[PDB]
RNA sequence: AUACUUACCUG
RNA sequence: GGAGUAAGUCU
Ligand code: YB3
Numbered sequence: 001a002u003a004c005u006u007a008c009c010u011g
Numbered sequence: 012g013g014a015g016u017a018a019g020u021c022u
Base pairs, nucleotide, nucleotide: 001022003020004019005018006017007016008015009013010012
Other pairs, nucleotide, nucleotide, family: 002021cWW
C1' cells in the first nucleotide's frame, strides 16, 4: 500500500 | 450527505 467485516459521532 | 476514531480477517 490492496481486498473484506463489525462498532461509535452528525447538518 | 459530512469528519474523526477503535477491533478482527486477507495479500
Ligand atoms: C452511519 C453510522 C456511522 C456513518 C460514516 C460513520 C449511527 C449510524 C453509529 C462516514 C461516512 C462518510 C465519510 N466518513 C465516515 C468519513 C469520510 C471521510 N467520509 C457512520 C453512517 N458514516 N462514518 N452509524 C453507526 N450509529 C448507530 F461518508